[PDB]
Context: bound to proteins that are not shown
DNA sequence: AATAATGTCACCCTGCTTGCTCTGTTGAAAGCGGC
DNA sequence: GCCGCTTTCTT
C1' cells in the first nucleotide's frame, strides 16, 4: 500500500485460455570482426577457334 | 596463341550489424533512541 | 523486536 501483470525468453509445416520448456543482472570503455551491393587485382576449371 | 563461360581466391569502399574483454557493482555486522 | 540511524569491519 493502488487488482492488476506476459520479468525475460525458446521449440513445433503441431502455436498450445490444462503443449512442453530455459535464464543471476547492470553501467561504462575498449577490442575483435561481419554483412549488402559496387569496385580493384591473381588463380584454376571448362570449352572452343 | 587466345576469347569466354564459371568458378575459386584474396584487397580496397560506405553504413549497418554482433561477440567479447576489461573493471567493476548490487555490504556486513554490531549498538543506539523511540517506538 | 522493529525501525531507522549510527558506527567500524581487514574475517
Nucleotide at each position: 500500500a493502488g487488482a492488476a501483470a506476459u520479468c525475460c525468453g525458446u521449440c513445433u509445416u503441431u502455436c498450445a485460455u490444462u503443449g512442453a520448456c530455459g535464464g543471476a543482472a547492470c553501467a561504462g570503455a575498449g577490442c575483435a570482426a561481419g554483412c549488402a551491393g559496387g569496385g580493384u587485382g591473381a588463380c584454376a576449371u571448362u570449352a572452343u577457334u